Shown are 213 nucleotides from a PDB entry: RNA from Streptococcus pyogenes, together with DNA.
It was solved together with CRISPR-associated endonuclease Cas9/Csn1 and Gag-Pol polyprotein.
The PDB entry is titled "SpCas9-MMLV RT-pegRNA-target DNA complex (elongation 16-nt)".
Method: electron microscopy, resolution 3 angstroms. The entry became public in 2024.
The sample was in a buffer at pH 8.
Context: bound to proteins that are not shown
RNA sequence: GGCCGUAGUGCUUGCUCUGAGUUUUAGAGCUAGAAAUAGCAAGUUAAAAUAAGGCUAGUCCGUUAUCAACUUGAAAAAGUGGCACCGAGUCGGUGCA
RNA sequence: UGCAACCAAACCACAGCGUGCUCAGUCUG
DNA sequence: TAGTACTCTGCCATCAGAGCAAGCACTACGGCCGATTG
DNA sequence: CAATC
DNA sequence: CAGACTGAGCACGCTGTGGTTTGGTTGCA
DNA sequence: GATGGCAGAGTACTA
Numbered sequence: 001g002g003c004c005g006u007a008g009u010g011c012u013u014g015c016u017c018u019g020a021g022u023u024u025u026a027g028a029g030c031u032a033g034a035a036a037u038a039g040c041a042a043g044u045u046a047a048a049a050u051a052a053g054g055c056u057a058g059u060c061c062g063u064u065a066u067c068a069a070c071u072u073g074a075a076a077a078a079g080u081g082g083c084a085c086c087g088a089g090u091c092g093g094u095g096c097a
Numbered sequence: 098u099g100c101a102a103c104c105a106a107a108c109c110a111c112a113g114c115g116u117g118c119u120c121a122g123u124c125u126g
Numbered sequence: 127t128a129g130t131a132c133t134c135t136g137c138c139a140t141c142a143g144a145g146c147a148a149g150c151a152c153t154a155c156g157g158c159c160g161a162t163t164g
Numbered sequence: 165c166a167a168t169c
Numbered sequence: 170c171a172g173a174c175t176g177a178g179c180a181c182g183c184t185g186t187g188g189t190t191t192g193g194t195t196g197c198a
Numbered sequence: 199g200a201t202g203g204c205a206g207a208g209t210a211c212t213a
Stems, first nucleotide, its partner, number of pairs: 001159020021050006029040004053061002055058001069080004082096006098198008108188019127213013160169005
C1' cells in the first nucleotide's frame, strides 16, 4: 500500500415548521395661545402585505443553475475567423500564401 | 484529336530481404 | 433671475431559530491481506 | 517469529 | 514487475512484375 | 462584505 467495519466532521439538495422585523391603518390627546409655539399626558396592542405577480386555478409556481457577436433554424442546436520570423507598454512590423 | 514504342515523377496491387511497435505462450530474474 | 441638470459624498443594505430524509467527500480508529530477512 | 518491503 | 525465446497483426526502408494517369519525344494523319 | 442605489448639498449653463 489494499480490503472490511465503525466513529466523527463538513458540504449539497429537498420538505415541514416557529419567533421576530418592516410598512399603512385603528387605539378621539388636553390646556394657554390669531398663528407658529410652549407645558403636560400617552407609549406595551391589533388588522393586512411580506418579493409585483402568473395560469396551469393548485392549500400550485415565482430570487439556483445557464447566457460574447453574426448566419441558419419554431425551438433544441449546428456552423463563422491563414502561416512563419524579428521584436515588446496592453500588441507592432516584415515575409509568404 | 487519333495510332505505336521508349524515358521520368507519382499511384495502386503482389512477391522477396533488413529493421521497430502491439497481442498470446514459455522460461528466467 | 428661475429652472433644470450634472457631480460628489456619505449611508445603507431582513434576521434568527427547530426537525426530517437522501447523497457525497474526507478524516481518524479496530481488523485483515504476502513474502523475505534478521 | 515478527516486521518491513 | 524486468529480461530472453517462440507464434500472429502490422509499421518503416530496398529490389522485381502487373496495371491507371501526368511530362517529353518524334513520326504521320 | 462589497458594490450599486439614493438623497442631499453644491456648482453650472440657458431661457